[PDB]
DNA sequence: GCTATAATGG
C1' cells in the first nucleotide's frame, strides 16, 4: 500500500 | 456505523 477474513471498543 | 486492532494473502 491493494485487498480478504476475523477480533474487541464505543 | 466508525474505529482500533488482530491474522491472512496480494
Nucleotide at each position: 500500500c491493494c485487498a480478504u477474513u476475523a477480533u474487541a471498543g464505543c